[PDB]
Context: one part of a larger RNA, bound to proteins that are not shown
RNA sequence: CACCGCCCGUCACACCAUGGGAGUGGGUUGCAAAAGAAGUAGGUAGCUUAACCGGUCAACAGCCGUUUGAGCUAACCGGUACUAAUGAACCGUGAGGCUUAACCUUGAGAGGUUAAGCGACUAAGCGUACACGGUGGAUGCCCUGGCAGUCAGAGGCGAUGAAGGACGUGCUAAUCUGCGAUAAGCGUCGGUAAGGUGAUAUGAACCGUUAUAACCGGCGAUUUCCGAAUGGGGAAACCCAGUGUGUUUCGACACACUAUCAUUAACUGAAUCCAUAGGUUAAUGAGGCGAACCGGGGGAACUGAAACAUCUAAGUACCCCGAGGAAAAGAAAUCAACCGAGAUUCCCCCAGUAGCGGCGAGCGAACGGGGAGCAGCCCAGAGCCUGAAUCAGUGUGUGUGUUAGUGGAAGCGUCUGGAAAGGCGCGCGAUACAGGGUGACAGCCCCGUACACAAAAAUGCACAUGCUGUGAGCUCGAUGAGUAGGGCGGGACACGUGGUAUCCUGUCUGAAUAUGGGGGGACCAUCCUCCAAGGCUAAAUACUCCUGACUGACCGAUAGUGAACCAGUACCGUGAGGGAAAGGCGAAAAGAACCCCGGCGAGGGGAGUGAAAAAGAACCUGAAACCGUGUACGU
Numbered sequence: 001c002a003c004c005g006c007c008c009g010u011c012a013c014a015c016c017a018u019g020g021g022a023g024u025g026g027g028u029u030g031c032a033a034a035a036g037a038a039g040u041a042g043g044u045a046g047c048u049u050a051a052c053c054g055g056u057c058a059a060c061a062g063c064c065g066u067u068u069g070a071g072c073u074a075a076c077c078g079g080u081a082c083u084a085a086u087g088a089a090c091c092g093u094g095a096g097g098c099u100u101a102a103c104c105u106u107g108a109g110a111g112g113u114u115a116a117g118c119g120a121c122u123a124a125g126c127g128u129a130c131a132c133g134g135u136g137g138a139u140g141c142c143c144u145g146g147c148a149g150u151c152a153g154a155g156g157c158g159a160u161g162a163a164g165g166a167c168g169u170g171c172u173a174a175u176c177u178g179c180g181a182u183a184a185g186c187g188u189c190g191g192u193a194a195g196g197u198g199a200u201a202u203g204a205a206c207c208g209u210u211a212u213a214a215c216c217g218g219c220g221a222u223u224u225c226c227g228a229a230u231g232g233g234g235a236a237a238c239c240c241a242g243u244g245u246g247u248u249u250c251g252a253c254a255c256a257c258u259a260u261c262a263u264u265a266a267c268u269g270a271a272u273c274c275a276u277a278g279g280u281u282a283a284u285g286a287g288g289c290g291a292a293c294c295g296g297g298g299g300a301a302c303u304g305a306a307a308c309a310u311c312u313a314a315g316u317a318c319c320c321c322g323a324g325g326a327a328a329a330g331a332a333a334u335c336a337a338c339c340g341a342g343a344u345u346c347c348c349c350c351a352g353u354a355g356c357g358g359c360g361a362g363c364g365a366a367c368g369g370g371g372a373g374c375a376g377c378c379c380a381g382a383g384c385c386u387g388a389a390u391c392a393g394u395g396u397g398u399g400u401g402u403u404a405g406u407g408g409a410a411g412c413g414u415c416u417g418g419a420a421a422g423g424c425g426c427g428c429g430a431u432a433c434a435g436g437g438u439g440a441c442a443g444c445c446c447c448g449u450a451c452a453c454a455a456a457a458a459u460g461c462a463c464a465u466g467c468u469g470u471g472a473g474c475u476c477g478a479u480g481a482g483u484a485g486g487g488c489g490g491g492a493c494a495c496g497u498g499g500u501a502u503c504c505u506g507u508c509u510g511a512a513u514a515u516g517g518g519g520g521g522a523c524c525a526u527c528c529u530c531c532a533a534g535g536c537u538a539a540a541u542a543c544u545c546c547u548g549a550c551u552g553a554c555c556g557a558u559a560g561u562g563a564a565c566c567a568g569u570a571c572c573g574u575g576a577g578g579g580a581a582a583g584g585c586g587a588a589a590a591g592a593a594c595c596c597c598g599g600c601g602a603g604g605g606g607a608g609u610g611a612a613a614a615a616g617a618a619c620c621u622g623a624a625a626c627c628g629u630g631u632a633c634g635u
Stems, first nucleotide, its partner, number of pairs: 097118007105110001125635010140620001141584002145555002147552007154544002156289002164226003167180003171203001174200003186220006196206002231240003241258007260286009293324001294322005304311001308358001334341002345372005355363002376536003379480001383474002392468001395465001397463001399461005405453003411426005427444002429433001435447003485509008495521001516531005571578002591619001594606004
């Protein structure tokens, strides 16, 4: 320098001084302690002592200078027979191969000496073969247990207390079967009888023999506790009663009743007047369990599709409710096709057909034919007839089964043998040579078998007869409405929504009614056939926890049931649940008296039994792996 004025703050670059900074490093200093040279002071284990006071005593181990280092001391050093190392026995052998060579040197005879080469004999053990054993439990033989069927019963059991249990029950300690405080049993009526008192399993004490020993069957008696459990409760087999009735030596005993639900009946009976809900007693019924079969309410997935979702598996597996000896279904609002059939169930065809189907995987009829078996009736309702058609119930006679039973033929001699049924001879029976047992293989030893008889009593399916109720037959008349159809959502039909008829119904609607209505596979006309919206019905079909008889080109103990055997046991699991192994002496226990070793052992050796004892209970046969003893050979 006068607005073209002066002016603020990040940012960038350079320098300066300062704060913070993981920190690091010095100086000074507080606190808590450690340290303790010298000096002074207090005390004094010991050594020493001119000034001052002295004559105390006495070495009894008092000090001089070494004490000794005391006691204890492993594995060390030097010694020492005190203790232990024993007289024996044991193993190991008795002059050492052959062939040559060179010596050696004896009156050659042959011996001896060295050297070189070659060489068997040993088996600690192991190998292979054989003989004889052990372990082990195969195989063969066996079957009072299983498996699959056929024929015929029965097809239920339970408040009159079940199925399944617990506890008891003996001359009885346990377990099994039986039975229930009258407890391996009581009565009665029948069968039958000389032998009996269930099993392991002997013993003891008894009963019986010509009929109440025992056994078998019919009908009875008794039948604890738990369990539907039912008087209340509960951790099944336990705990606690109430009421009523009879006795009580007053302490108390015995017997009976008392759940719930359903229906029915009487007495009663709220809000609330009549009422009604409700309350209380009675009578009658139900309840629980069990094999499959049956009907209904619900209803998978793996899988197949070479993946997977429609579809399949499959309305199967499984859960639930209800029956019955069967159930269910059942007398055309059904098919047929212009001709006709005439309820249901079941078997064979039709037929892997017509069809359905991500037209894939798969699913799969009917029409019609042949058979099994046969059966048709009632109510939506008034007169005439009046107990005439049928069915059950109760009874009774009368058959026929069932549940104990009775008689039932016919053979001996010899051989082998432990033992005859076998072999060999000679006989007999058979409307009976089905079968089983008997010391090996039995028509004739035994049990039976074909055949012929039987029931005091209870009972099944049948007939006939009295019986309550039910009603035939004629006569006129009625003819199953929230139903048929329809819209929507699903299910059933062989048929998956397709062009889909028909059936059932969760939802929303909704006729005509004999002049009317259903069906004839979208739908319509004609024709045909049929009468829905109320019931009943046997046989042919399905099944086997159980019973009885008979059969098998079914099994024979690692098979057949899981189980031939004290097995749904031992055992494992909190539980649901899982789940074994284990058969054989012999003809008969005649199952080993007696002696011996041993622990009044175990085990063995004799003896004896037996045809057999390597048939001795750890038991017919007795394989293999595996482990041993002996011999030959090898190493």
Background
This is an experimental structure of RNA (stapled 16S-23S rRNA,stapled 16S-23S rRNA,stapled 16S-23S rRNA,stapled 16S-23S rRNA, nucleotides 1397 to 2031) from Escherichia coli, with 635 nucleotides shown. The entry has 51 different proteins, among them 30S ribosomal protein S8, 50S ribosomal protein L32 and 50S ribosomal protein L6. The work is reported in "Controlling orthogonal ribosome subunit interactions enables evolution of new function" (Schmied et al., Nature, 2018). It was solved by electron microscopy to 2.96 angstroms. It holds a match to the Rfam family "Bacterial large subunit ribosomal RNA". The family has 102 seed sequences and 51,934 matches in Rfam 15.1. The family is grouped with related families in Rfam's "LSU clan". On this family, see Cannone et al., BMC Bioinformatics 2002: "The comparative RNA web (CRW) site: an online database of comparative sequence and structure information for ribosomal, intron, and other RNAs". The depositors describe the entry as "E. coli 70S d2d8 stapled ribosome". Keywords: staple, RIBOSOME. NCBI's taxonomy places the organism under Bacteria, Pseudomonadati, Enterobacterales, Enterobacteriaceae, Escherichia.